[PDB]
Context: bound to proteins that are not shown
């Protein structure tokens, strides 16, 4: 959702499953070229190597950039206001440290009480208060609100200090699942650090080398995935006959197999295709007979105006 | 205004019990029978701590449960609704405790009939209970299953029943099913419970509603004319023979094997008639072919009981909102209608009977072994030529014959006779 | 009152007489009227006792057509069982030979509750303590350095020794309680009893009926 199939001797009903679409991952094979995404998997150790220095010695940054997603409503607004920028004796221009305030991920009500969480009061003082069933107070999972932001860098929720010598920077190496790029080349394009200056360094970046997880153009010579009883497009025989075998559902084979294993003929794709997980979060209809008024009556707090009588 | 709200206090008319004259061996007991009690049964005088005919052809009171035998009291709320499972109060009977009675009914329990077994359906006696007082979890088909509160149907119009169908505001719950009126957790005068209330595994399901068939030891009514007996006649099951069934050594056939089948395919097993077997051959094997091998669960033919009937119906209409289906009324509210069944009609003695006919379908109902035929195997064989055998009874068993007296039988006779008990 | 059945011969046919057809000869069962249980018959009906056809050469106590003799019960309604007209129930449609449950031993899976066995795993520091005074100022400098808890102190999870329930599953004995008025109606709570599906007393709707002047 333009919907299908599916109970029962047959038909209505609210219906459950399933399949029709799309995305992101394996196992069995196939796989011409170029180009553009992306690339570790598991909060378990890392072998080897690259990775932070011009600069007259004095400031400077390594709290930087990268990265994990274990735990995790400090992420947005509003009040105050020195550090950073850029002229100083200043007002004054922009980011934001820190404190307060009202919102700010799902699930479990089989978490039903939390157990000082408070007020008055410059100070000796006194009371026992204060939230919740409109979901606090107890657990489990999963980063979130994608010009992004929150925590962290071996751990002890933090760090004197213990455990103890660490790649959650990058390239690789050990162990199980499916999650398996190169133990390279340069700061010429850009930033970032120093400057009085032409000037180094940056596994940040820039390029090559691999992968069907994805996408583009061409390929006179490369074609493979699955199916053929119905949903749901198409099977002409061979051999066996509820043993031998398939699928998602109806269900076949007890001697004429368009259901089992094979070569032809057909359908859906195509350098891709069934088999398997996952997502793409739906309740504006009822309670007599499905799957439903819980035995009543009052009722704090809540909701209408159902009334003028 | 109050008909049976409730609470409290007294009494029991009818209907049992017990006590006693008298009378009789009995009473209770059900389709039929036990077993129980004979201090038992009958009129009659003395008698209650549960339950209240006829008012009941009424619809009342109570929030609901639940309340009608008669008198006294006290007494049944709210001048906007809803509104607890974050509360309070109250609810039919059934289960316990501390005090008591107990006619009758009654879980339980002994006992006595039937069934192969009956801890139940029938019957006796009795317990816990139903009864006054005070305390417990608050259990139901608590169903009138329709939440309260007000209103409507010529504006609104329901899958199908039931009690026709909708507009405003609220509170609980659903969204497959057993699993599960379930464990645990959360409260409890309760320690077999009460109040909330799941996970783990499996399927493509499950229920509610109409139709139609078969069934009912399911009701009225009417009928069965050899049919039920009250009954009539002749048979079978007791005897022995034949003649199908299955066993019994064996190498010796096959199908039938419940109303529908047994002197069955047979109206002929001696030898052909043996589709069964041993023992000797044979490969145009005898037919341009064939199988007497398997299979009616391929079939034409030839049939059975239902069926000793009255439907079976090509084609339209119309009402279930145009579902499965259904279409009946003559003082008439939807059937005419090709054939097929009876009748209708042929034969014996007509017009009675009788013969003879008799569908649509059950029974995968008999027959591939009256005759063809479809599939598997063979065709140097399951085929085909010759001789023997298998047809005899340990034992179940359908049927048809032959007897069971003086209604019998001989001599002759087609029934006047005389004899055997 | 009668013969089955056995012994022997014989006669008609057959290629053989071992049972089929008939006769002869002496012997000759068992049976002085059948019980649960069943069928026919509505008058030429029952029953009895002859003739003929098919059928083989030979062959039935087999099978059909005719001919004699020849009765009675038709009064009763469905309490047993069967048909038609009118209403109900139906958990059966292979259509009452239908469908169904319990329990005893086991087979597959799963979850619960049980003294404790061993390991992991939340919290632990959101607080309660010590104390302390120096050289020294014709420019101003030199000192500020403590141990607090980690351990059978708390909670989950993972397999249960052994018990018990639910499910896929089938075809092992017994028993029909539910679908009809299911042959004792079903369906609530309680309480009690017995292997069993289940029975009894109490109050409750028909989601069945009472035959509808």
């Nucleotide at each position: 959702a333009u919907a299908g199939g599916u109970u029962u001797g047959g038909u209505c009903c609210u219906a459950g499953c399933c399949u029709u679409u799309c995305u992101a991952u394996u196992a069995g094979c196939u796989c011409u070229u170029a180009g553009u995404a992306a690339g570790a998997u598991u909060a378990c150790a890392c072998a080897u190597g690259c990775a932070a220095g011009c600069a007259u010695c004095c400031c400077c940054g390594u709290u930087c950039c990268a990265g994990u997603g274990a735990g995790u409503u400090c992420a947005c607004c509003c009040u105050c206001u020195a550090a950073a920028u850029c002229a100083c004796c200043a007002c004054g221009a922009u980011c934001a440290a820190a404190a307060g305030g009202a919102a700010c991920a799902a699930g479990c009500a089989u978490c039903a009480a939390g157990c000082a969480c408070g007020c008055a009061g410059c100070a000796a003082u006194g009371c026992a208060g204060c939230u919740c069933a409109a979901a606090a107070c107890g657990c489990u999972u999963a980063g979130c609100c994608u010009a992004g932001c929150c925590a962290c860098a071996c751990c002890c929720c933090c760090a004197c200090g213990g455990g103890a010598a660490a790649c959650a920077g990058c390239a690789g190496u050990g162990a199980u699942u499916a999650a398996c790029c190169u133990u390279u080349a340069g700061c010429a394009a850009u930033a970032a650090a120093c400057g009085a200056a032409a000037g180094u360094u940056u596994a940040a970046c820039u390029a090559a080398g691999c992968u069907a997880u994805a996408c583009u153009a061409a390929c006179c010579c490369c074609a493979g995935g699955g199916u053929u009883g119905g949903u749901c497009a198409a099977u002409u025989u061979c051999g066996u006959g509820c043993c031998a075998g398939c699928c998602a559902c109806c269900g076949c084979g007890g001697u004429c197999a368009c259901a089992c294993g094979a070569u032809u003929a057909a359908c859906c794709c195509a350098a891709g295709u069934c088999a398997a997980u996952a997502g793409a979060a739906g309740c504006c209809g009822g309670c007599g007979u499905a799957a439903a008024g819980a035995g009543u009556g009052u009722u704090u707090u809540a909701g209408a105006u159902c009334a003028c009588c | 205004c109050c008909c049976a709200a409730u609470a409290a206090a007294g009494c029991u008319a009818a209907a049992a019990c017990u006590c006693a004259c008298c009378u009789g061996a009995g009473u209770u007991g059900u389709a039929a029978a036990a077993a129980a009690c004979u201090c038992c049964a009958g009129u009659u005088g003395a008698c209650a701590c549960a339950a209240a005919a006829u008012a009941g052809a009424c619809u009342a009171c109570g929030a609901a449960a639940g309340u009608g035998g008669c008198u006294u009291u006290a007494a049944c709320a709210u001048a906007u609704c809803u509104g607890a499972a974050c509360a309070c109060a109250c609810a039919a009977u059934a289960g316990c405790u501390a005090a008591g009675a107990c006619c009758c009914a009654a879980a339980c329990u002994g006992g006595g009939a039937u069934u192969a077994g009956a801890u139940a359906c029938c019957c006796c006696a009795c317990u816990a209970u139903g009864c006054u007082u005070a305390g417990c979890c608050c259990u139901a088909a608590a169903c009138c299953u329709c939440a309260a509160c007000a209103g409507u149907u010529a504006a609104a119009u329901c899958a199908a029943c039931a009690a026709a169908a909708c507009u405003g505001c609220u509170c609980g719950c659903c969204a497959g099913a057993a699993c599960a009126c379930u464990a645990c957790g959360a409260g409890c005068c309760a320690c077999a419970g009460c109040u909330u209330a799941a996970a783990a595994c499996u399927c493509a399901a499950a229920g509610g509603a109409c139709c139609u068939g078969g069934c009912g030891g399911u009701g009225c009514u009417u009928c069965a004319u050899a049919u039920c007996c009250c009954u009539c006649u002749a048979g079978a099951g007791g005897a022995g023979c034949c003649u199908g069934u299955u066993c019994u050594g064996u190498a010796a056939u096959c199908g039938a094997u419940a109303a529908a089948c047994c002197c069955c395919g047979a109206u002929c097993a001696a030898c052909c008639u043996c589709a069964c077997c041993a023992c000797c051959u044979c490969u145009u094997g005898c037919u341009c072919a064939g199988c007497c091998u398997a299979u009616a669960u391929a079939c034409c033919g030839c049939c059975a009981u239902c069926u000793u009937c009255a439907g079976c119906a090509a084609a339209c209409c119309c009402u279930g909102a145009u579902g499965a289906a259904g279409g009946c009324u003559a003082c008439a509210a939807a059937g005419u209608a090709a054939g097929c069944g009876c009748a209708a009609g042929u034969a014996c003695c007509c017009a009675c009977g009788u013969a003879a006919a008799g569908a649509c379908g059950u029974u995968a109902g008999g027959u591939c072994a009256a005759g063809g035929u479809g599939u598997a195997g063979c065709c140097c064989a399951u085929g085909a030529g010759g001789u023997g055998g298998c047809a005899a009874g340990a034992a179940a068993u359908g049927g048809g014959c032959u007897a069971c007296a003086u209604u019998u039988u001989c001599u002759a006779c087609c029934c006047c006779a005389g004899a055997a008990a | 009152c009668g013969a089955u059945a056995g012994c022997c011969c014989u006669u008609a046919u057959g290629a053989a007489a071992c049972u089929u057809a008939a006769g002869g000869g002496u012997c000759g069962a068992a049976g002085g009227u059948g019980g649960a249980u069943u069928u026919a018959g509505c008058a030429g009906u029952a029953a009895a006792c002859u003739a003929a056809g098919a059928g083989u050469a030979g062959a039935g106590u087999g099978c059909u057509u005719a001919g004699u003799u020849g009765a009675a019960c038709a009064g009763g309604g469905c309490c047993c069982u069967g048909a038609a007209g009118c209403g109900c129930g139906u958990a059966c449609a292979c259509a009452c030979c239908g469908c169904c449950c319990g329990u005893c031993a086991c087979c597959c899976u799963c979850c619960u509750c049980a003294a404790g066995u061993a390991u992991a795993c939340u919290u632990c520091a959101a607080a309660g303590g010590a104390c302390a005074u120096u050289u020294a100022a014709c420019u101003a400098a030199a000192a500020c350095c403590c141990c607090u808890a980690c351990g059978c102190a708390u909670u989950u999870a993972u397999a249960u020794a052994g018990a018990g329930g639910a499910g896929a599953c089938a075809a092992g004995u017994c028993g029909u309680a539910a679908c009809a008025u299911g042959g004792u109606a079903a369906g609530u709570g309680u309480a009690c009893u017995g292997g069993a599906a289940a029975g009894u007393g109490c109050a409750c709707u028909u989601g069945g009926a009472c035959g509808a002047a």